This is an experimental structure of RNA from Ruminococcus sp. XPD3002, with 80 nucleotides shown. The depositors describe the entry as "CasRx-crRNA-target RNA ternary complex". The work is reported in "Mechanistic insights into Cas13d enzymes from cryo-EM structures of CasRx and DjCas13d" (Chen et al., Nucleic Acids Res., 2025). The entry also models magnesium ions. Protein in the same entry: CasRx.

[PDB]
Context: bound to proteins that are not shown
RNA sequence: AACCCCUACCAACUGGUCGGGGUUUGAAACGCCAACGAACAUCAUGACAGCGCCC
RNA sequence: GGCGCUGUCAUGAUGUUCGUUGGCU
Numbered sequence: 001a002a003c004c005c006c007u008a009c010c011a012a013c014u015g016g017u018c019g020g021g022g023u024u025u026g027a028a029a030c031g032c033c034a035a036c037g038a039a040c041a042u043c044a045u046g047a048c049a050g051c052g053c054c055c
Numbered sequence: 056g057g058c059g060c061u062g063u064c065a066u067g068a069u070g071u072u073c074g075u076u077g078g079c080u
C1' cells in the first nucleotide's frame, strides 16, 4: 500500500482532503537501547580427505 | 615439505529476515 468500519466538511454514496481504529479481513494485532534461540553468506583460525603442479 | 581452490565439522568475529523478554521518553 490493498480490504471493511469511524469524527469533521465536501461528495451518486462504485469517489476524495487533516486524521484515528481493525486477533472478529488477505500468508498478516505492537516507537528504541540492551540480549536470547533457528537458518542464510563472508573474513581469520588448527584438523580431515581430495581435485592438479615443483623439489 | 610448497604454490591455487573446493567440501564437512568445532571455536571465534561482522551484516540481513522472522518471532520473544526488561528499560527510556
Base pairs, nucleotide, nucleotide: 006019008017009016032078033077035075039072040070042068053057055056
Other pairs, nucleotide, nucleotide, family: 002025cWW003022cWW003025cWS004021cWW005020cWW010015cWW011015cWS026028tHS031079cWW032079cWW034076cWW036075cWW038073cWW040071cWW041069cWW043067cWW044066cWW048062cWW048063cWW051059cWW052058cWW054056cWW